[PDB]
Context: bound to proteins that are not shown
RNA sequence: GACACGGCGA
DNA sequence: GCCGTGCGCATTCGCCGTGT
Numbered sequence: 001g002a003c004a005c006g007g008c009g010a
Numbered sequence: 011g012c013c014g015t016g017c018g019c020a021t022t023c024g025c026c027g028t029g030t
Base pairs, nucleotide, nucleotide: 004028005027006026007025008024009023010022
């Protein structure tokens, strides 16, 4: 230095 | 050297969870 989907903060 | 094709990229960081 991590799939996608969903939710929240600035 | 300098374009027709061809293509890589669209909004940052921090976090939590996933029906059959």
RNA message, together with DNA: 30 nucleotides with solved positions. The 2002 paper behind the entry is "Structural Basis for the Transition from Initiation to Elongation Transcription in T7 RNA Polymerase". The entry is indexed under T7RNAP elongation complex, TRANSCRIPTION-DNA-RNA COMPLEX. The structure was determined by X-ray crystallography at 2.1 angstroms resolution and released in 2002. Protein in the same entry: DNA-directed RNA polymerase.